[PDB]
Context: bound to proteins that are not shown
RNA sequence: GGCCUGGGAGGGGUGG
RNA sequence: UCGCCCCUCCCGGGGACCUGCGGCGGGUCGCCUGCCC
RNA sequence: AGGGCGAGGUUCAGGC
RNA sequence: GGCCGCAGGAAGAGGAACGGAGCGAGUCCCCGCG
RNA sequence: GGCGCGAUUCCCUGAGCUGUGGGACGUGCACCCAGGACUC
RNA sequence: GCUCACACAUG
Numbered sequence: 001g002g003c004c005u006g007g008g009a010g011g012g013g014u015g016g
Numbered sequence: 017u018c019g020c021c022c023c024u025c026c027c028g029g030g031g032a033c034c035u036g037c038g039g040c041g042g043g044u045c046g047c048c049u050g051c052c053c
Numbered sequence: 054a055g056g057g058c059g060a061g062g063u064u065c066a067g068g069c
Numbered sequence: 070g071g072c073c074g075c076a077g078g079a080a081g082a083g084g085a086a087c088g089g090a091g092c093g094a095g096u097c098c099c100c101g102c103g
Numbered sequence: 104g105g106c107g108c109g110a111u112u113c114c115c116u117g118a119g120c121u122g123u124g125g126g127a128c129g130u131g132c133a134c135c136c137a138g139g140a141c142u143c
Numbered sequence: 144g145c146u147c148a149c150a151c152a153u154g
Stems, first nucleotide, its partner, number of pairs: 003030014033078008047062003050058004089147010103134001105132005113126003
Other pairs, nucleotide, nucleotide, family: 046063cWW078080cHS085151tSS086150tWS088149cWS099137tWS100102tHS104133cWW111113cWS116122tHS117120cHH119121tHS120125cWS121124cSS148150cHS150152cHS
C1' cells in the first nucleotide's frame, strides 16, 4: 500500500 | 414482521489550543534489547 | 570475557 | 508538507521618578616613574 | 632620578654621551599622582 | 560613611 465507518430507499437469494 | 449475504443511488463522520527541539522519509556493521551455537 | 541473525531502539555519520 | 515524542507556555502587553548624583575613607586594579 | 644657583671662565669640544649639554664639589628646591571598580 | 537631590523638564 487495491483508505476506514454509519444511516435511508429500490431489486435478487435464503431462514424462523 | 424479524436475522444474514450480493448489486445500484443519495447523505453524514474520521475529533483533540500556541510555540520550540528531535525522529521517520530502505541498506551506518559503532552501541543496546531479543533469539541461536 | 567469544561467534552468528530476515526483527526493534538510543547517540554520532550519510541521504532528502 | 504529513505523523509521532519531549520541553516551554496556556500570554489581551503594565509602571510620566524610577531608585540617582557629588565628595570622603578602606581594599583591589592601574602602576618600568633616589 | 628631576630643577636651580655658587666658585679656580667651577671644569669639559673626551677619540665618552655632551655646549640645544656632560661632570665634580658645595648647597638648596620641587616630584613619587590622577583615575576606575568594589565596599562603607 | 557625609552632603545634595529624589528631578517625565513649564506651548
hTR, Human telomerase RNA from Homo sapiens: 154 nucleotides with solved positions. The reconstruction used 260,466 particles. An Rfam search finds the family "Vertebrate telomerase RNA" in it. Rfam describes the family as follows. Telomerase is a ribonucleoprotein reverse transcriptase that synthesises telomeric DNA. Telomerase RNAs differ greatly in sequence and structure between vertebrates, ciliates and yeasts, but they share a 5' pseudoknot structure close to the template sequence. Vertebrate telomerase RNAs have a 3' H/ACA snoRNA-like domain. Rfam classes the family as a non-coding RNA gene. The literature on the family includes a 2005 paper in J Biol Chem by Fragnet et al., "Comparative functional study of the viral telomerase RNA based on natural mutations". The entry has 5 different proteins, among them Telomerase Cajal body protein 1, H/ACA ribonucleoprotein complex subunit 1 and H/ACA ribonucleoprotein complex subunit 2. The PDB entry is titled "H/ACA RNP protomer of human telomerase dimer". Method: cryo-electron microscopy, resolution 3 angstroms. The entry became public in 2025. Primary citation: Balch et al., Science (2025), "Cryo-EM structure of human telomerase dimer reveals H/ACA RNP-mediated dimerization".